[PDB]
C1' cells in the first nucleotide's frame, strides 16, 4: 500500500 | 464531514 468489521 | 484508533488476513525494485 488492499480489503473487512469495531 | 469525516477523520482518529484498534484489531484481523493480504502484498512488499528507490
Nucleotide at each position: 500500500g488492499c480489503g473487512c468489521g469495531g | 464531514g469525516a477523520g482518529u484508533c484498534c484489531g484481523c488476513g493480504c502484498a512488499c525494485c528507490a
About this RNA: Solved structure of RNA (E-site_tRNA_chain_S4) from Leishmania major strain Friedlin, 20 nucleotides shown. The work is reported in "Structural and mechanistic insights into the function of Leishmania ribosome lacking a single pseudouridine modification" (Rajan et al., Cell Rep, 2024). It was solved by cryo-EM to 2.4 A. The entry also models magnesium, potassium, sodium and zinc ions. The entry has 75 different proteins, among them 60S ribosomal protein L41, Putative 40S ribosomal protein S23 and Putative 60S ribosomal protein L2. The PDB entry is titled "CRYO-EM STRUCTURE OF LEISHMANIA MAJOR 80S RIBOSOME : PARENTAL STRAIN".